[PDB]
Context: bound to proteins that are not shown
DNA sequence: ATCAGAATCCCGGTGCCGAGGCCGCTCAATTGGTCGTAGACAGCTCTAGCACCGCTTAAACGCACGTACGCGCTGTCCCCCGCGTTTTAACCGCCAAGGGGATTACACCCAAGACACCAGGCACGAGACAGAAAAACACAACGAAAACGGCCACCACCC
DNA sequence: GGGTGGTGGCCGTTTTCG
DNA sequence: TTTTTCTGTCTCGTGCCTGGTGTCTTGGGTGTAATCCCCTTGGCGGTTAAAACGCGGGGGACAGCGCGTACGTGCGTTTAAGCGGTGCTAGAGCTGTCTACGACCAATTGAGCGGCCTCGGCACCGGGATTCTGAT
C1' cells in the first nucleotide's frame, strides 16, 4: 500500500 | 483135436429175354449276324486290422487228498432162439372196365413295364402377445435442518 | 505406586424384511 | 401410480418337399373244354410159401459186492487274458467307363430219340463137392 474470500443437498411453502 | 453132416458153394446146362444193334426220321442244336450292357478296370479315401505297449487282475496251474463210482467177478432166470407143426393168404394169372390224366384248341388276363404322386417335417414368416423402457411448463423468492457405531490408547479411579 | 476402566480418540462403515 | 412408443420374444403357420409309393397296357401264360386212351382197379382160381404157434433150454442180461485205483477239490500257486490306449495302413469300397461278352433272330441239319431185332448173360436145374460147425 495495492491486492482481497463465504456451502450444498434436500424439503416445504408461497409468488406470476 | 475128430469125424459127421447139412449148409453152401460151384459148376455144367439152359433158354430166354433184356442188351443193345439197328433204321427212319425231326427238331433241337447250331451257325452266323447285330445291338447293348454288364463288368473288368482303375483311381480314391478313409476304414478297418493291424502290432504294439501298460497294466492289472481274474483265472489256470499242481498236487494233497479223499472216495465213490469204475469195473471185475460171482450168481439168477427166464428170453429169445431154434426147430417141428399147422395155418393161410400172398401171389399169378386171368380178366374186366373206366376214369382219370394227357392232349389238343383256345380265351385272357395280369404282370412287366413306364412314367405318376402323397404328407411327413422342415426351413421360415410373425405374432401378438407381454415386457420392458422413458418422458411428462416458465420464473423467482423465502426459510430449514443437514451420519455412526465400535475403536482402543489413555486419562483415570480406587486399590 | 498400578491394577482397572470410563473414556475420547481414532478408525472406517451397512442391513430386519419390507 | 401415470400415459404413451419402442424393443425383443413367440408359439404359431405356412409352404414346400422327397422318398415310398400309383396307374397303366400288352401279351404269354393261365385259364378252359373238350375227346383219347391210357392206365388203375380188382374180381376171382389156385397156389405154396410164409407166416403162427408150440416149445424147451441155454445162454445172455440183469443182481450184488469187492474194491480201489480214477478223479473230485482246495489253495496257494500261477498264468496270462485283457482292457485301454497308440499309431499304421492293406484294401475295402465307391464311381466312373468302357466294350467285350451275352441276348436275340433265324437260317439249319444231324445227331437223338422213337422203334425193331437176336441174342448171349444170366437166373434158375440138376450135381458135386466144399465148410463151416456141432458131438465127440
Nucleotide at each position: 500500500u495495492g491486492g482481497c474470500c463465504g456451502u450444498u443437498u434436500u424439503c416445504g411453502u408461497u409468488g406470476u